Overview: The depositors describe the entry as "STRUCTURE OF BACTERIOPHAGE COAT PROTEIN-LOOP RNA COMPLEX". Shown are 19 nucleotides from a PDB entry: RNA. Crystals were grown from: pH 7.4. On the sample the depositors note: NON-BIOLOGICAL SEQUENCE. Primary citation: Grahn et al., RNA (1999), "Crystallographic studies of RNA hairpins in complexes with recombinant MS2 capsids: implications for binding requirements". Method: X-ray diffraction, resolution 2.86 angstroms. The entry became public in 1998.
RNA sequence: ACAUGAGGAUCACCCAUGU
Numbered sequence: 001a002c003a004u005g006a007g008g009a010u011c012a013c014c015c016a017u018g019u
Base pairs, nucleotide, nucleotide: 001019002018003017004016005015007014008013
Other pairs, nucleotide, nucleotide, family: 003016cWW
C1' cells in the first nucleotide's frame, strides 16, 4: 500500500491484525 476489525476519534484521521 493493500486487507479485515459489532477497533477508536476531536472524523478524508489513528489503531491492530492477516499479504